[PDB]
Context: bound to proteins that are not shown
Molecule: ferritin H IRE RNA
RNA sequence: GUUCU
RNA sequence: GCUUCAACAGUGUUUGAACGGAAC
Numbered sequence: 001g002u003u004c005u
Numbered sequence: 006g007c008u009u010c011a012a013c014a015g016u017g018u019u020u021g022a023a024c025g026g027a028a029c
Base pairs, nucleotide, nucleotide: 001029002028003027004026005025006024008023009022010021011020012019013017
C1' cells in the first nucleotide's frame, strides 16, 4: 500500500 | 463483531460512519 470481515 | 455512535419516508436482518479483526 491492497483486499476481505 | 454478547462492538460503538448517528440518522429516520419514518425504527428495519435499515442506512451511514467509526473502531476491532483477517489476508497478501